[PDB]
Context: one part of a larger RNA, bound to proteins that are not shown
């Protein structure tokens, strides 16, 4: 999905509404309740594992960078003094 | 004399910067953080090589199967020629002893061969003595071994050498292990270009990837996300029973002597699914976890109650065994508890199953998202089967099951389903049987009680928008009479109900066991031969309650009201509806009138006064019966 009545045991994908052997309901086709079952309905499980799939965060993981510190070269002319090399 | 550097002074400059190098630099930016695995993690490497067993007489072969080894050592421990009874034992010899050294005899591999194990070798592959560097260079091919690289190792053509008289031997260790691509770097040998130096090419080695046919790489997430997985864990189920629980067989011994009244060592054989494990067959596009509350049913491995039988059973009080699941098994303090342990009581607080019964039945204490605190670990984000505190519990109106309701009247019979022997105690028996004494029962007969179940309202208690009385605030101008705040309160008929009242039953067939008759078999025997009697709250009957079917009469049988009946239907009855009186009750003394009143005003014998008495057991009402027009 189809549901046109419901159970006991069996085997089976090791707990059947339907398969196999057994036991069974029925008011002219209702009305009002109840929460045992339909492993009842909602959401491509948040737990666990895999993927040579991701993101937030830390640091003595790998590779780098803004900022900052220190050299060298560029720097107005002039006179003088001092030191170091020859 | 020259080149650098430092420092001062003047004005003629003085927008205030630019290009490179080294260091610091989670303030930021990218990215990574192996595999196998009786789930993953932690532990190991079964991830590369070698030997024996698993391994089943050709070849080939598994496990986180068994016992082990490897990244080394050697210029001699390599090559060759020659010589040689090794290890050990016996008997002797000054100091000499278990054990020093020397001679004699014996000596089939016990000794040694660098190393794990296996194999080989006694004119020796072992120990000594001598000499040397084959631990070489070049053509071709095979074996592990393949569809296949790298490697190890055997064999060939031609040279150059070593040992030896010569034949012969030699391409490293007696054999099976110590094994590494592409790219790049360093070295060695040949040559190549107008010239020197350099660079690039072909050939051979070294530098290396141990995850070993070979990427350059640390964590956390309880704030978390996506694609998937029952190929794979946490829960139920299934096969198994090491662990758990419950029984058996044999008989050393205990019990005053006596194995089996009652127990039982060393050993041996089983059952159940009720603890806890081992495995991963079904569910990851979802089967709602622990405990408790309420309620039904089932099993015997029986705690009392019933019937028998043993005794180390005088009575009393015990203990063991067989039949038996009808009915009982009930109250509290502490903890989230299951478990546990005390108090109190009784005839007796028995052991368990039903998806470890039961969350669209309930509750939410613990466990188990996001807040937070302490202790321990981590430099840090964070972690803890270490301890605390606060935290949203959704949906029935389908199908099935279950309880009620729904077939023309009036009398009954048969069949089916449910149910059908609860338990304690006073007085008498009796201070009796029995017992040295102390102590100390039973059959039966009367008086009560607890638990369950079916009904009822004469008495008692609870209730009451049925009835009467009282009273606060607001409204109708005030007394009187009323209405609202769905005000507050005192008693209360009819009805409903428990803290009230009544009722609750008869016999047959059998189990366990005890006996009668009586053989096989010559005695004996309850029969493991035929037959018969007694025998339990257990099984079943009588009785009680529901359905369905049948028999004997009659019919094709409505409308409106009432209740003892009712969710809507159905039911039991029918021709008199409702005022007013009376009987019987509930409330507790009506309005009006008169007389008083602790007082006060002032004159009018006059006004204002809460409340009291009389008329009055009055007035009011009919979810009970009966009269009358």
């Nucleotide at each position: 999905a189809c549901g046109a009545g419901a159970c006991a045991a069996g085997g089976g994908a090791a707990c059947g509404g339907g398969c196999u052997u057994g036991u069974u309901a029925u008011u002219u086709a209702u009305c009002a309740g109840c929460g045992g079952g339909g492993a009842a309905a909602g959401a491509a499980g948040a737990c666990c594992c895999u993927g040579u799939u991701g993101a937030g965060c830390u640091u003595g993981a790998c590779u780098u960078u803004a900022g900052u510190a220190u050299g060298u070269u560029u720097u107005a002319a002039u006179a003088a003094a001092u030191a170091u090399u020859c | 004399g020259a080149a650098u550097a430092u420092u001062u002074a003047u004005u003629u400059a003085u927008u205030a910067g630019a290009a490179u190098a080294u260091a610091u630099g989670g303030g930021g930016a990218g990215u990574u953080u192996g595999g196998c695995u009786g789930g993953g993690g932690c532990g190991g490497u079964a991830c590369a090589g070698c030997u024996g067993u698993u391994a089943a007489a050709a070849a080939g072969u598994a496990a986180c199967a068994c016992a082990g080894c490897u990244g080394u050592c050697c210029u001699a421990a390599g090559g060759u020629a020659g010589a040689u009874g090794a290890a050990u034992g016996a008997u002797g010899g000054a100091u000499g002893g278990u054990a020093a050294c020397c001679a004699u005899c014996a000596g089939u591999u016990u000794a040694u061969u660098a190393u794990a194990a296996g194999g080989g070798a006694a004119u020796a592959a072992a120990u000594c003595u001598g000499c040397u560097u084959u631990a070489c260079u070049u053509u071709a091919u095979g074996c592990a071994u393949a569809u296949g690289a790298c490697u190890g190792u055997a064999u060939u053509u031609a040279g150059u050498a070593g040992g030896g008289a010569a034949a012969c031997c030699u391409u490293g260790g007696c054999c099976u292990a110590g094994c590494g691509a592409u790219c790049c770097c360093a070295a060695u040998u040949a040559c190549a270009u107008u010239c020197a130096u350099u660079a690039u090419g072909u050939a051979u080695u070294g530098g290396g990837u141990g995850a070993u046919u070979g990427a350059a790489a640390a964590g956390u997430u309880a704030c978390c996300a996506c694609a998937g997985g029952g190929a794979u864990a946490a829960c139920u189920g299934g096969c198994u029973u090491g662990u758990a629980g419950c029984a058996g067989g044999c008989a050393a011994g205990c019990g005053a002597u006596c194995a089996u009244a009652g127990c039982g060592a060393c050993u041996c054989u089983g059952c159940u699914u009720u603890u806890u494990g081992a495995u991963u067959c079904u569910u990851c596009g979802a089967u709602g976890u622990c405990g408790u509350c309420u309620c039904u049913u089932c099993u015997g491995a029986u705690c009392a109650u019933c019937g028998u039988a043993g005794u180390g059973u005088a009575u009393a009080u015990g203990u063991u065994a067989c039949g038996a699941a009808g009915u009982g098994u009930u109250g509290g303090a502490u903890u989230g508890u299951u478990c546990a342990c005390c108090c109190g009581g009784u005839a007796a607080u028995g052991a368990g199953g039903a998806a470890c019964g039961u969350g669209a039945g309930a509750u939410g204490g613990g466990u188990u998202u996001a807040g937070a605190c302490c202790g321990u670990c981590g430099u840090g984000a964070g972690a803890c089967a270490g301890g605390u505190u606060a935290g949203u519990u959704u949906u029935a109106c389908c199908c099935u099951a279950c309880u009620g309701u729904a077939a023309g009247u009036a009398u009954u019979u048969u069949u089916g389903a449910g149910u059908g022997a609860a338990c304690u105690u006073u007085g008498a028996u009796a201070g009796u049987a029995c017992g040295a004494g102390a102590g100390g029962a039973a059959c039966u007969c009367u008086a009560a009680g607890u638990g369950a179940u079916g009904a009822c309202c004469a008495c008692u208690g609870g209730u009451a928008g049925u009835g009467c009385g009282a009273u606060u605030a607001a409204c109708u101008a005030u007394u009187a009479a009323g209405u609202u705040a769905u005000g507050u309160u005192g008693c209360u008929u009819a009805g409903c109900u428990a803290c009230g009242u009544c009722g609750u039953u008869u016999c047959g067939a059998u189990u366990a066991a005890g006996g009668c008759u009586g053989a096989a078999a010559g005695c004996c025997u309850c029969u493991u031969a035929a037959g018969c009697c007694u025998g339990a709250a257990g099984c079943g009957u009588a009785g009680c309650u529901c359905a369905a079917a049948g028999a004997u009469a009659c019919a094709u049988u409505u409308a409106g009201g009432a209740g003892a009946a009712u969710a809507c239907u159905a039911c039991u009855c029918u021709u008199u509806u409702a005022a007013g009186c009376a009987g019987a009750a509930c409330u507790g003394u009506a309005a009006g009138a008169a007389u008083g009143a602790a007082g006060g005003u002032g004159u009018a014998u006059g006004c204002c006064g809460a409340c009291a008495u009389u008329u009055u057991g009055a007035g009011g009402u009919u979810a009970c019966u009966g009269c009358u027009u």
This is an experimental structure of RNA (23S rRNA, nucleotides 1720 to 2484) from Vairimorpha necatrix, with 715 nucleotides shown. It comes from the structure "Evolutionary compaction and adaptation visualized by the structure of the dormant microsporidian ribosome". The sample was in a buffer at pH 7.5. The organism belongs to Vairimorpha, within Eukaryota. The work is reported in "Evolutionary compaction and adaptation visualized by the structure of the dormant microsporidian ribosome" (Barandun et al., Nat Microbiol, 2019). An Rfam search finds the family "Archaeal large subunit ribosomal RNA" in it. Rfam 15.1 lists 2,955 matches to the family in 1,139 species. Gene Ontology terms of the family: structural constituent of ribosome and ribosome. Its Rfam clan is "LSU clan". On this family, see Yusupov et al., Science 2001: "Crystal structure of the ribosome at 5.5 A resolution". The entry also models magnesium and zinc ions. Released in 2019, the model rests on cryo-EM data to a resolution of 3.4 A.